[PDB]
The RNA (RNA 23S, nucleotides 438 to 1110) from Spraguea lophii 42_110 has 608 modelled nucleotides. Entry title: Spraguea lophii ribosome. Among the 71 different proteins in the entry, which are not shown, are 40S ribosomal protein S0, 60S ribosomal protein L39 and Ribosomal protein L23. The sample was in a buffer at pH 7.5. Ions in the entry include potassium, magnesium and zinc. Rfam match: Archaeal large subunit ribosomal RNA. A reference for the family is Yusupov et al. (2001), "Crystal structure of the ribosome at 5.5 A resolution", Science. The family has 91 seed sequences and 2,955 matches in Rfam 15.1. Gene Ontology terms of the family: ribosome and structural constituent of ribosome. Taxonomically the source falls in Spraguea lophii (Eukaryota, Opisthokonta, Microsporidia, Spraguea). It was solved by electron microscopy to 2.79 angstrom.

Context: one part of a larger RNA, bound to proteins that are not shown
RNA sequence: ACCCGAAUGGAUCGGGCCCGUCUUGAAACACGGACCAAGGAGUGCACAUACACUGCAAGUUGAGCAGAGGAAGUCUGUGAGGCGUAGUGAAGACGGAAAGCAGUGUGAGUGCGACCCGAUAGACUUGUGAACUAUACCUUGUUGCUGUGAAGGCUGGCGAAAGCCAGCUGGAGGCGGCAAGCCGUAUUGAUCUGCAAAUCAUUGGCGUAAGCAGGGUAUAGGGGCGAAAGACCAAUCGAACAGUCUAGUUGCUGGUUCCCUCCGAAAUGUCUAUCAGGACAGCGCGCACGCAGAGAGAAGCAAGGUAGAGCAUGGGCCGGUAUCCUUAAGGAGACGGACGAACUGCGAAUGUGCUUUUCUUCUAUGCAAGCGUAGUGGGCGAGUUCUGGUAAGCAGGACUGGCGAAGAGGAAUGAACCUGGCACUGUGCUAAGGAACCCAAUGUCUGGACAGAGACCGAAAGAGGUAGGUGAAUAA
RNA sequence: AAUUCAUCUGCUCUGAAAAUUGAUGGCGCUUACCAGACAUCCGAUGCACAGUUAGCAGGUAGGAGGGCGUGUGUCUACUGGCGAAGGUACCGAGUGAUCGGUGGUGGAGGUAGAUGCAGAGCAGAUCUUGGU
Numbered sequence: 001a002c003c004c005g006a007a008u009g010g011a012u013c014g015g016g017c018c019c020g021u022c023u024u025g026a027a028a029c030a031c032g033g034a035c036c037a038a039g040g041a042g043u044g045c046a047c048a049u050a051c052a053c054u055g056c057a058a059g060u061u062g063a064g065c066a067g068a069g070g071a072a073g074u075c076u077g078u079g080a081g082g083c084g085u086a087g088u089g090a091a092g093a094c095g096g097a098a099a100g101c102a103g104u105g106u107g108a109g110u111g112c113g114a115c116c117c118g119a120u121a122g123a124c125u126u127g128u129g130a131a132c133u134a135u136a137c138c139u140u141g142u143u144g145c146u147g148u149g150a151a152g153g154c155u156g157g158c159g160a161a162a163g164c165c166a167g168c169u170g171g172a173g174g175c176g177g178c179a180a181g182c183c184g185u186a187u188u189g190a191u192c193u194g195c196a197a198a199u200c201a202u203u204g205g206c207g208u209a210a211g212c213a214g215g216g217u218a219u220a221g222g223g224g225c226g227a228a229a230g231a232c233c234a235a236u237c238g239a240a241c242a243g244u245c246u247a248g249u250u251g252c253u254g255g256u257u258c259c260c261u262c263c264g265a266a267a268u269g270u271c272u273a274u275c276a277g278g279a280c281a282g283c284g285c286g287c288a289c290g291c292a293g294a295g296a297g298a299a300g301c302a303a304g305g306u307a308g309a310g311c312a313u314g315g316g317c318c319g320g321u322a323u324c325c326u327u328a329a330g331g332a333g334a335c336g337g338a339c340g341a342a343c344u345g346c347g348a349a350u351g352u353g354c355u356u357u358u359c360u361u362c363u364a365u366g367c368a369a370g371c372g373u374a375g376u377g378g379g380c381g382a383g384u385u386c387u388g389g390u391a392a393g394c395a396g397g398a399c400u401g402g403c404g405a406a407g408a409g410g411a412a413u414g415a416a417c418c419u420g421g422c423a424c425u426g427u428g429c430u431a432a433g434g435a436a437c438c439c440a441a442u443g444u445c446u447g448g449a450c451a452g453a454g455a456c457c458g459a460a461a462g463a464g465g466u467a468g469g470u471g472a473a474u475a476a
Numbered sequence: 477a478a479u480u481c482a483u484c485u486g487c488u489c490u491g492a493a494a495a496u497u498g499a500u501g502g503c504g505c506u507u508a509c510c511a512g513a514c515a516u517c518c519g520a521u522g523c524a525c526a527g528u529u530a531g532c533a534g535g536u537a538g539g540a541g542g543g544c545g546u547g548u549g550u551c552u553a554c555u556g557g558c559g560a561a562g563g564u565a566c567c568g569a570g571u572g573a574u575c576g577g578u579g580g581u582g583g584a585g586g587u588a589g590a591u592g593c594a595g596a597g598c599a600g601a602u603c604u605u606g607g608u
Stems, first nucleotide, its partner, number of pairs: 002016005018033004034608006044112004049107008059083003065077004087094002115255002118252001122245004127241002134219009144178004148173001152169007181206003186202002189200002221237001223233002258543006268281005282376002284373004290367002292363003296360002298356005308346001309344002315339001317337003323332003379403002382400007408419003423528007433518003437502002442515007454505001461490002464488011544597001546594010562581001564579006
């Protein structure tokens, strides 16, 4: 901001978080959704099947095809096959229960695009590409200014020789500083709704050459080309583009379109290359032949080894008088105290089963064989108990009710706690919880308590103050 | 006049330190706290009585019954230049899907009953197309 309930001449009062979706659990700091219109998702065929409806019935049938007919309709023939009229064996062989056939439709299984949309990929072509970029061959274009000063040469000096020292001449080099150009180191500068699907500024590297460039030609996809980075082959490369097979597949994510009435789950067991999936069984619903039963007690009867209690076989801790054995130590001990999930001599409560309605009590608006078919197979929490762990809003079992799939009133607020289970109205009454005020209803009596205490709130250890109980003394 | 001790029970007290400003729900309360009791009032979709109603009535996943609307077929009943369909304001009927009428606009077609065949109902899909 707006919706629902109830109203005024007029201030407003009470209740409500945002829908859809997966999920134990959504208002979520989970995802999709700016707004409006129109389009937009369980269909068709084949084969067995259960149900409802129809004709005939020991039988049944629209096979194809012919005859009639101003005709893709309808009527009539001829006439197969199929299934049924009863089963058993691998078969030779034998024989002895149970109405079917064909349609019109509904639920449901399987195969085809198969409720709708969605991969990364695989293959096939006598289909295309070297205008960008890689490499080879043919024909061409493109060197300005400066520094250093190799090989070779001429003079002069020194030397017995060999060959040493000066000055000048000459101009080599994948040699230095620069220009035109080609490139891309840094600022991790600018820009990042750009000038630009890679640009701009300053600063850098090479620049007489394994340098740069135009045109013609060659090499094509499991192939090319590479001074090698898995680089490049038309803004695409750890296998190009175009088109087809193809509506490839999906145990995974998203979506799946009108109203009211009645009934109503599961998150468990077995097997699975099974653990995000299946099938079989268990729990729903529909149609229901039929029908003495029951999620409760009594009364007789069985089985059990937990809590408690004990320490008589077995394991196992500490100390012992008399006495006994040796030592002159120690040992044994008529006994006491302490104990076990895998110790037992004894043994509950609660729970489990059997018989009896010839045994109380309820019961038709109830149960229900059989047939067909769905969803479910991640659960979580409270009370009582158990195992692992220092514990845990931790991991894992058992029993009885919940939330899931449950609203309403109350604990200020809260999935699960207290009261208590919902069609739609009207008058009364109560629950749980409240009763100075917020806020409908509140006061009284008796004791405690003084701490910015308590109503909401932590241990072992303690003194102080105050209120009471019991037992010891002393008391002029 | 009492006095001393030792134990036990109740309330207070010490042990008692955390990062935005803070929570007996708040403000407050010391006769709104603690403990033991007593009065009677207020409070539900529960309970009683009375209407409506098949009445036996919450409901996800799931299953069944009865109804409402769309395009077209076969038949029966009607209708429109003395103004059809559509579109737009109001008003009535139904628990509801929806249905009917009235006044303007529009300018040529349209239903009610019973049956037949389906390309038969939208808020969502980073849905598709067009417009804002």